An RNA structure (nascent RNA) from Escherichia coli, in which 29 nucleotides are resolved. The 2017 paper behind the entry is "Structural basis for lambda N-dependent processive transcription antitermination". The PDB entry is titled "pseudo-atomic model of the RNA polymerase lambda-based antitermination complex solved by cryo-EM".

[PDB]
Context: bound to proteins that are not shown
């Protein structure tokens, strides 16, 4: 308490290894 110009962005997690080109399919620990 006598003017200040049309409204603001966020996940930080999912355990080890084989087939496979697969982040398609599946198994094992």
């Nucleotide at each position: 308490a006598u003017c200040u110009u049309u409204a603001a962005a966020a996940a930080u997690a999912a355990g080890c290894c084989c087939u496979g080109a697969a982040g398609a399919a599946g198994g094992g620990c």